[PDB]
Context: one part of a larger RNA, bound to proteins that are not shown
RNA sequence: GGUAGUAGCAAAUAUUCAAGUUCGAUCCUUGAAGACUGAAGUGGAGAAGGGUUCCACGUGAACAGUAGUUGGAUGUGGGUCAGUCGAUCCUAAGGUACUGGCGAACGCCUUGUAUCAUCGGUGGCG
RNA sequence: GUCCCCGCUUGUCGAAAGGGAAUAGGGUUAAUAUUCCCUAACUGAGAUGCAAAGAUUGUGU
RNA sequence: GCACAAGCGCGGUAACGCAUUCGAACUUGGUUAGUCGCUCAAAGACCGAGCUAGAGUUUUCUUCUCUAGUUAAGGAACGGACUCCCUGGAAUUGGUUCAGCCAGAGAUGGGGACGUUGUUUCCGAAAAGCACCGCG
RNA sequence: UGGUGUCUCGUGCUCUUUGAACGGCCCUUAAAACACCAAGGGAGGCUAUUAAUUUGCACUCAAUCGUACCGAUAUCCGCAUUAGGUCUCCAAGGUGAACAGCCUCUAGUCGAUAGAAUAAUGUAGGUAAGGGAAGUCGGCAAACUAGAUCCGUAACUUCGGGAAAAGGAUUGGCUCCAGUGGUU
RNA sequence: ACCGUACUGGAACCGGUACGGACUCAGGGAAUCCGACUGUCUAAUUAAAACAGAGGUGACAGAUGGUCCUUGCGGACGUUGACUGUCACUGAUUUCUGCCCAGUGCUCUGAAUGUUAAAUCGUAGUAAUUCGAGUAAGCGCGGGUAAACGGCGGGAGUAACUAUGACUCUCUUAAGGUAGCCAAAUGCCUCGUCAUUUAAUUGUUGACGCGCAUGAAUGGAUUAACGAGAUUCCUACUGUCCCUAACUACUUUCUAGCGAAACC
Repeated sequence: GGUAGUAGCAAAUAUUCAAGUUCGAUCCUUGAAGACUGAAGUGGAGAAGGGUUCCACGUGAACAGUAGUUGGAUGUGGGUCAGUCGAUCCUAAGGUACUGGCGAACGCCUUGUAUCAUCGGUGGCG
Repeated sequence: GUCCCCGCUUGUCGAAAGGGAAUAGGGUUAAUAUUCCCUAACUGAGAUGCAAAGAUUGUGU
Repeated sequence: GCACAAGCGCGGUAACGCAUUCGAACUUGGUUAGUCGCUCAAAGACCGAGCUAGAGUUUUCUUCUCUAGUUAAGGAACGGACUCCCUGGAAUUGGUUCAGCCAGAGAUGGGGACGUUGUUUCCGAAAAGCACCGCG
Repeated sequence: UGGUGUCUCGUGCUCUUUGAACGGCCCUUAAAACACCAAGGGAGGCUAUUAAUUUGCACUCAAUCGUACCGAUAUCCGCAUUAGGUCUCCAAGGUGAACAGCCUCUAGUCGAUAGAAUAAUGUAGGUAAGGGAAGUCGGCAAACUAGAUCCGUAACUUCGGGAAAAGGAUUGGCUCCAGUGGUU
Repeated sequence: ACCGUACUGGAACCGGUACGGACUCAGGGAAUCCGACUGUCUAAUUAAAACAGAGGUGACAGAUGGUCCUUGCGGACGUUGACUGUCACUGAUUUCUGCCCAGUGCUCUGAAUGUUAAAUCGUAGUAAUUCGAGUAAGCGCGGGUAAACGGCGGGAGUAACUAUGACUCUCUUAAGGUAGCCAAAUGCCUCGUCAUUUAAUUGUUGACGCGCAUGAAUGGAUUAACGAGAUUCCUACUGUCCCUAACUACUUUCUAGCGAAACC
C1' cells in the first nucleotide's frame, strides 16, 4: 500500500434556555431551570508516591482518540515564613561494628563471660 | 590536678503510625498559615536585678 | 526593753490538709499495659418549645417554613461514682448492682478524706465572629 | 464610616469521642528504653534580726531540615487523561432495627464526541393466554419464598440441635380506650 | 398538685385490584455418596471428595543428648528439660482395629578365627620386594518388631425328591481375608438378578454376593450438625419447551468530526 474513510469513538440516569467573550462556542464564563453523588459521598483533609503538576497573565502549532476562546498542555512570572506541627531525642523486631575465631584471599562468623586491663559517682583537698 | 570511699564494665544504628517538654482564637494572600499580623498563653536553658521570707518561740523581769 | 534557754514548720484521732522552716552517695518503687460485653456520666452532633432579625409562601390555611442567635488555648472557684478513715458492734442476718458482689479479717447507720474526666450568672470576651439596618 | 441584636429554656434504649466502674475469655495473659517523680537513708551544710536556702516578679535566648498542590473513573502504579489497584480521619434530615435500600439538606458535579432515526442480529431489562420440565447431559437461566406479631412445628440426634423445620392467621388510614414513670 | 416519655395491647369506623402497597430479605421436603465441623489452596481454565484440623498411635532424645544449618569459625529449636522437643502415619464423636517377622527395612546381643583395609609383627633376600600372622567397624550368624514397608490359597466327594453342602479327603503357605461392608467414587462379564420409583428407566434407592481386583490407623462400619461438593425424587414455580409474540435502554443504521488493526 489494499483492507479503509472501514472496525469503531455505546458501562458510571441529563441536559435545556438567554446572554458574555471570540474570526469562530454542545464543550469556556454568567444567570435561570432540570437532574445526579446522597455524609461507609462524585464533600473536606492527610500517609506512600509524584515534583511544580500549585497561583496569575498570554496561547499559535503539537497534545486533551469530537471540539476548544478552555487545560494537570504551552510561554512568561509568583509562590512553601514555626521555641510550641513533625524530623531531631529513646529504644522494639532486627542490622552492623569492636575484640576472638575462621579464611589462599576480598573478607566472613558470633552481638554471646565468646571477648574482656572497656570505667564513673559523692565527698575532702585543691 | 588530687586523696578517701562506693560500686563493676556498656558499643552503634534501627519507628515524620510506638515512647515523647511546651499554642490557642480572629484576621490576612491570586497562591502560605497551629508558621505571617493582632490578641492572649505555655515549656526549656540562663546569669543578673528587685520584693518578700529564713529573721522567731517559752519563761522570768 | 533586759537575762536564760531553745533547730532546720504547723494542723487533724484518722484518711490527709496547709506553708516553703535544708539535705548527698546508695537502695527500692511509680509513670493505664490484651480483647469483648453491660451500666452510668461529660462534651459534640441531632431533635423540640418560645422570643427576636432577615428571607420564603399566602385562590384558601398555617402564632406558619428556612436561616442566625457562637465562645478557643490558659487560669480562679466548685465538682467528682471508685477507693480510704473514725465511731460502733451485726442472726429474726443485713447492704447492694442491669449483672455482680460485700461484711466479727468489722456490715448497716452517722460523720469525714482523696482524685484524674468535667462545669461555670468568672477572667480571656465581645473591642471577636455571626445576622440585620443605614450612610459615603 | 456608623447603628441594633447576638436571649430564655427543655428532651433522649439516640449516635460518635472522652471518662468511671465492673464482668467474661485464654494449654493465647497482652513491649523495651529514655526521662521525670517519690520514698528509705542522714553523709553533709548555715548558725536566732546573720547565713545556707528556697519563693514571686523583671530580663535574654530557643539552632537545622520539611511546610505549595494531587492523593485519584486525569497530578501515584498499570506504556495513557487506562471501568483495574493503592493506608487512614470527620459523617445532617425522613422512612426504618440499622453507617441496609430509596428520597432530601451543606458541599460538589452534569466529565464520559455529538445529531437524526428506532431495520435485521445483538447486549441488558419488562411481560405473556392454556399446559407446566413434555426442553436439556443436567430445572442451566428465570420464576417462586422472604419484614414484623401470634400460633404450630416431624424423623433423627453427640440432647447442644434439627428449626426460620414443615405449615397457618394478622399487617393500611382515621377516631378512641388501657397499661408502663419523676418531684412535692 | 406539677413535670415527662416512648413503647405495648385492644375497640369502632373507613377504602380498594392491594396495606412488609416502593425498598430491603431463605423456596420447601424425602434420601444416597464424600468430607466430621470453622478454616486453606492451583494470582490468570480445576474451591473440591484435595490440604489443614482437634482427637489417636508409634519413633527417638536425660544434655558428655536428639534434630538441623554453616567452607570454617560457629549457630537454631533453647529465656527449652519428657504434662518437653521434633518426626512419621491416621484423622471429630460412637463401635472396632483380626492372622502373618517367611521377604525388605529398622533394631538388640555378642562369646562369635566365618569374611574383613590401612598400620603393625615375623620369615626369605645384599635391597627393591616376596611369603605368612594378627587384623576395627561393617557383612555373615542369632533375637525382637506390622498404629514399619507390606501380605492374607487351591482341587474333589458328601444329607431319605431336587438343589445346596453343615461334614470329609487331599495339595499347600509366613499367614491363607477375621469382624464388617459391597455391583459402592472400588465388579470386567454388566444395562448382574429381585423389589421400589415411571405409561415407559443403561438412572435412584433397598436387598443378594465365590468380591476380574472389598476389608480393618496402607484404617473397617456408622454417624447428629455443617457444605457456592456429586447424585435421585416429591412439591411450588415458572417462556426450558409446545410456539412464539410484544415492549424498553444502548448498539448496529444514516450524518458531522476523528480514525486503526489482523490478513495479503
Primary citation: Sehgal et al., Rna (2024), "High-resolution reconstruction of a C. elegans ribosome sheds light on evolutionary dynamics and tissue specificity". Solved structure of RNA (28S rRNA, nucleotides 1508 to 2463) from Caenorhabditis elegans, 771 nucleotides shown. Method: cryo-EM, resolution 2.59 angstrom. The entry became public in 2024. It holds a match to the Rfam family "Eukaryotic large subunit ribosomal RNA". The family is grouped with related families in Rfam's "LSU clan". On this family, see Yusupov et al., Science 2001: "Crystal structure of the ribosome at 5.5 A resolution". The PDB entry is titled "High-resolution C. elegans 80S ribosome structure - class 1". The reconstruction used 145,659 particles. Among the 73 different proteins in the entry, which are not shown, are Large ribosomal subunit protein eL31, Small ribosomal subunit protein uS5 and Small ribosomal subunit protein eS25.